Context: one part of a larger RNA, bound to proteins that are not shown
RNA sequence: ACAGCCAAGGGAACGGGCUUGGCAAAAUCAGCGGGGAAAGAAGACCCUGUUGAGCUUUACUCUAGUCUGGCUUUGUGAAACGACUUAAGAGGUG
RNA sequence: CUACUUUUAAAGUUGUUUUACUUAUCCAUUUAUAGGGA
RNA sequence: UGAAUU
RNA sequence: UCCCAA
RNA sequence: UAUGGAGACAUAGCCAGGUGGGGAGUUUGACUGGGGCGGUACAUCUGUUAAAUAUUAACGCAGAUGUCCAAAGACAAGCUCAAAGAGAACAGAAAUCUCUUGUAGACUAAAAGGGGAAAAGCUUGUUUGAUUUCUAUUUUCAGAACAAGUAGAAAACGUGAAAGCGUGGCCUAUCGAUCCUUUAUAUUUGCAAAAUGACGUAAAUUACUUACUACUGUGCAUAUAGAGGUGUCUGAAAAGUUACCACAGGGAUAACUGGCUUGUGGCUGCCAAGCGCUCCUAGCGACGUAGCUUUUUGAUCCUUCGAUGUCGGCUCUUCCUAUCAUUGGGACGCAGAAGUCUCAAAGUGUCGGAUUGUUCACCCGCUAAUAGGGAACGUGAGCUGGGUUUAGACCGUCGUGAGACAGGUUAGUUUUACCCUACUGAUGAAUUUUAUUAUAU
RNA sequence: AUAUACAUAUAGUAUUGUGACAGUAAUCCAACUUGGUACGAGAGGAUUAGUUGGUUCAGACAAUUGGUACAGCAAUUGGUUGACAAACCAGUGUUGCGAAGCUAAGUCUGUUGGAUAAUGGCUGAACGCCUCUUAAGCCAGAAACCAUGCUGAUUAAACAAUACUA
RNA sequence: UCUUUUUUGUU
RNA sequence: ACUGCUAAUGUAAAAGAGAAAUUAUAUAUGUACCU
RNA sequence: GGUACAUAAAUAAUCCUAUCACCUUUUUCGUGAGCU
RNA sequence: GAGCUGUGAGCUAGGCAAUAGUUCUUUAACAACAAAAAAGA
RNA sequence: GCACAAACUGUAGACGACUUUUUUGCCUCAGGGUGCUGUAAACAUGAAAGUAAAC
RNA sequence: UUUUACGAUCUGUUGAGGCUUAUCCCUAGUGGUAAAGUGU
Numbered sequence: 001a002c003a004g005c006c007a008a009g010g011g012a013a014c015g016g017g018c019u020u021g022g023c024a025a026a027a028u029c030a031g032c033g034g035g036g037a038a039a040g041a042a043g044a045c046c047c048u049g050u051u052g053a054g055c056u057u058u059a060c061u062c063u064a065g066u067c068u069g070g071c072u073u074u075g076u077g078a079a080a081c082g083a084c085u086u087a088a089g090a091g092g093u094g
Numbered sequence: 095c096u097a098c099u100u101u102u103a104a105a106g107u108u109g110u111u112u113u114a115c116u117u118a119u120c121c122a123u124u125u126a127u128a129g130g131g132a
Numbered sequence: 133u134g135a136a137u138u
Numbered sequence: 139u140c141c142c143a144a
Numbered sequence: 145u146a147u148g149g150a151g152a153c154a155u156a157g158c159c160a161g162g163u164g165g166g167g168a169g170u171u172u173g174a175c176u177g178g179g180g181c182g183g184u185a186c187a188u189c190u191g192u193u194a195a196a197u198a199u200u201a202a203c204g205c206a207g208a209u210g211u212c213c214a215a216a217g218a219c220a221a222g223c224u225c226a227a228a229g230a231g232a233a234c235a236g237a238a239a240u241c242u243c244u245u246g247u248a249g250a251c252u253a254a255a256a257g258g259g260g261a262a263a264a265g266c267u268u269g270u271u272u273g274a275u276u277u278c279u280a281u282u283u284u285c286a287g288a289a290c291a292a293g294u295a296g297a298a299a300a301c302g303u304g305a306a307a308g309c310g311u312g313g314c315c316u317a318u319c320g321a322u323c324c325u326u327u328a329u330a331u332u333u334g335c336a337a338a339a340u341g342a343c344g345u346a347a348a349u350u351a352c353u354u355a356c357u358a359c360u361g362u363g364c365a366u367a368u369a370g371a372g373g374u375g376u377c378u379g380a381a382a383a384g385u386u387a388c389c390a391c392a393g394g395g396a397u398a399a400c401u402g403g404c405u406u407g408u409g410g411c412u413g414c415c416a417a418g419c420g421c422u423c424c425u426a427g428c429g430a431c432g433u434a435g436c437u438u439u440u441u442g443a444u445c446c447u448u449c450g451a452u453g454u455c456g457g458c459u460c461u462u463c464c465u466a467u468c469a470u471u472g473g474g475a476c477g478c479a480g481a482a483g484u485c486u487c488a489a490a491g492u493g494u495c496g497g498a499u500u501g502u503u504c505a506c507c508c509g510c511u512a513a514u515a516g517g518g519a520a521c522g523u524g525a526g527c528u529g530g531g532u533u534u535a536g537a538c539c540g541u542c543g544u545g546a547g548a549c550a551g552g553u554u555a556g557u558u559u560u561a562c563c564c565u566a567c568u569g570a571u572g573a574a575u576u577u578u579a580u581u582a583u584a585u
Numbered sequence: 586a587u588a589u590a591c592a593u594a595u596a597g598u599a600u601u602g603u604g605a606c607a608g609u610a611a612u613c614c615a616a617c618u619u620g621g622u623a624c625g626a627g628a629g630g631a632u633u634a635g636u637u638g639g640u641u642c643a644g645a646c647a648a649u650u651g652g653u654a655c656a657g658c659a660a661u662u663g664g665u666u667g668a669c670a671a672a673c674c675a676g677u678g679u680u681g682c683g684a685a686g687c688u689a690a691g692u693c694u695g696u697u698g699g700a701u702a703a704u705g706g707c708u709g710a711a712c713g714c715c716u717c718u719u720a721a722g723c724c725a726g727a728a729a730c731c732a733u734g735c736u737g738a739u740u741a742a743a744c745a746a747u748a749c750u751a
Numbered sequence: 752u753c754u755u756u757u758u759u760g761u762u
Numbered sequence: 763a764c765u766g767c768u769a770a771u772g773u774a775a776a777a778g779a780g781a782a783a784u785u786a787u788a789u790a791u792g793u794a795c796c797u
Numbered sequence: 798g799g800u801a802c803a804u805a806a807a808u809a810a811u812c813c814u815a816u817c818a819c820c821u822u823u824u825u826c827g828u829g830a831g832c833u
Numbered sequence: 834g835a836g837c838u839g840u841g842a843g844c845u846a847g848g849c850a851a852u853a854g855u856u857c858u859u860u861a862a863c864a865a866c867a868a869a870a871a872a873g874a
Numbered sequence: 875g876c877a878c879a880a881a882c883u884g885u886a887g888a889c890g891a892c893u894u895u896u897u898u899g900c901c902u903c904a905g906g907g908u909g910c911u912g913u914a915a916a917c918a919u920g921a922a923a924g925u926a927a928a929c
Numbered sequence: 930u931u932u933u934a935c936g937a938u939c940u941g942u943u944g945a946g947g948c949u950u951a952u953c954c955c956u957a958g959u960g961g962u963a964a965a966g967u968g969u
Stems, first nucleotide, its partner, number of pairs: 002016001005022005027571005034565003038560002046394004051390002053386004059170005065163008075115004081109004087102001090099002094095001119150005129142004173186001174184002182203001187209006210377001211253001212313002217271007225249001227245003231241002251260002254318001256316003275299009288378001301310003324372006333365003344356004402446001405442001407441001409437006418428002455530001456528003460522001461519005468493003471488006495509003499505001536554004540549003578594003583588003595751009606737004611641001613639006624629001642695005650689004657682005662675005697732003704725004757869005771864003778813001780812002790804004795799001819848003824843006831837001875969004880896002884892001899962003903958001904956004909948003916942003920939002924935004
């Protein structure tokens, strides 16, 4: 999906339908909550995917901000100590 | 002749350091409202 | 918690 | 009102 | 320059170093009787399972490898080992020495298997074949690479009198691509219009002269050979958490029921050592041994992951017997009374309460007795919601931290029947391929 | 005694009946008597049978007792019709009693036969004795089984007699 | 307003 | 003429569809007499 | 029930029923619508 | 249980049929129904 | 020949169904009976703790 | 003396008044008792 009474069997190891038996006679009214492994809805638990995202950090690479040094912006003076050269210095070296 | 390290009025020029000045640059106040002392 | 200008 | 300097 | 204060310093532009989950991007192997933890069965080797060619699995069995050696490599010669017995001053169980037996009971780097006695073992002498180049090939196997071996050829050597033997270790394990770097080799090459040893050698001049030459700047590249490493070993540069969670899937795979099994749990037998004063068997039953059940718990992974509502109680029916009471019996270690073992037997019963969410427990009572169980662990579109099992929050232990805990605690949404069938009651026609337990005088 | 299945049977509306088959029902206890007895050295101490009550179930009923109120009668607070009287509203304003009906905590009722299982026995071989049969042939015997009794019987698509009319 | 000798048929 | 119709058929089995004592199974039935 | 006699015993492997048309001729035995 | 009728079974002597070219179910039973014919309203 | 329908009943009931009557019956009112409540409205030179006001 | 007026409540007439089947009982007490359809 089509449908709708049962028991056992075997069967994807719990059948409305298959096998073997129980049985089986129109149409209709009101209740009810045993079953239709009833409905809702591409299981949120668990595993898989070389599929994600939030958060953390002494995971791997980076980055805003902070601290530090150089050059430029950049002017006028003056001192004092450093540097590369006078003959000396003791030398040890052919 | 010579090869190397070593105390001092330098052959002449360059470097960190310290200080001074005001016009670059920065800050504040005002309505840009009296040049310093008694 | 006076006032002060032509 | 006086002293100090453009 | 209004005045005052700083002043070639701050500030600013370019470059360099430190710090930097405040922020961005990303990653966080596989196998696996679910996954995680453990382990490596992920690259190799000895023996066995392995079923007398060969091949053959499991987280099968007993083990080993990432080293070691200028000798423990090569060749030649001489020799013979473990152990035992009997003898010799100190000397004895064990010291050194002589003899007799000795098929390997010793040794041979390291697991285990194979080999080895004028040697492959021990001791001596001489050495560096543990050397340069190439082929046919075996193992694993796609008959691809590495890697480890076998048989050879072209050179130069070692040992030995000589035939011969030597391309590491008596044999079976002991290891590594592309790209990059690094040192070696060469009468082999390059750096895009050319030169660089050198105007070298011989001529010639009136210089832009001529002919000859294996060997020619720095730096870089390239060919060929070793080395620096990938153990996840045919070879990515890589930490956690989610109880705030998302997606594609999986019954190829865990957490219920059901199915096979029945170790463990429960129940029933057989034999007779012994207990029972005495007496194997009234009632029991050691050491052994045969079954049954599926009211325990495991083992496995067959059905269900586009979903079979997951603890207990309350309510209600039915079934089982492995009989607690009630009915009739048999036996006693049976005087009576009260009990114990056992037969047919499931017709009728099997309660009120305190503590706990409990199933299970444990007390107070009554009673005749207060037996044990099944039905998707009976029963949530029957209820209820105390527990467990989302998101808030507290404590302890653990963690640097985010967070975890089968450790406690408190607050936390229970949806739909009018369909089919079943069951309880309520109306209701149609029944000749139909029927007959007689009728008539 | 004779004949007949080679037969009989229509429908409609009513009453009285048959009864296949399915369901099923009662249960336990105490006190007193037997009897302080049988048994026992004592201490103790009952089986059966009878009588009177009770527990748990099941099926009905309302004379009495109780429960129930939107039949009915009476009382009363706030408010509103001028007062009295008569009434009404406050989703049943509140209170007392409360017939009839329904109802429990109240009242009544709840059998006896057949054939057996366990066990205990009879006669009697196998096996000259013995044996409940572990052969043939028999007996007693349980809250269990089947009937009786009770409920239904479009559970049997089931039937019969009767009274009228087509 | 109807179960009651028989002829013809239901080609 | 005409509306559904207003005349109307079936078969699980005919071809001689032939057949009335009772009773037992290591025994029966009928008749006479006696229980 | 008991005496005595008789009968069945492969008893459906048996028994019973069925063909003689029609019309004339002489015709006998049985059986009812009405008669007795 | 005179005998006539009706019905059945026979004895005695007679006369008088069947034919569709070789078989295609041997149209043969039982029970109904309808229209016309005698009656129980 | 009846049944259904109608009106009636309430021994019945969600609706159907069921129990009854249709002229000595039945329905409706009334009079009686039996019960429930608890003493009506009106009148009273009747009572009432007390009050106030004529002469 | 007496007369008049206001007074919760009480007494007499008064076991009175009200109610009583819609599923109570009795009465040929009173009034009524309709419509006429469907199937066979």
Shown are 969 nucleotides from a PDB entry: RNA (28S ribosomal RNA, nucleotides 2654 to 3786) from Plasmodium falciparum 3D7. It was solved by cryo-EM to 2.45 A. An Rfam search finds the family "Eukaryotic large subunit ribosomal RNA" in it. The literature on the family includes a 2002 paper in BMC Bioinformatics by Cannone et al., "The comparative RNA web (CRW) site: an online database of comparative sequence and structure information for ribosomal, intron, and other RNAs". Rfam 15.1 lists 107,465 matches to the family in 2,616 species. Entry title: High-resolution cryo-EM structure of the Plasmodium falciparum 80S ribosome bound to RACK1 and E-tRNA. The entry is indexed under cryo-EM, Plasmodium falciparum, RIBOSOME. Primary citation: Go et al., Structure (2025), "Antimalarial drug artemisinin stabilizes PfRACK1 binding to the ribosome".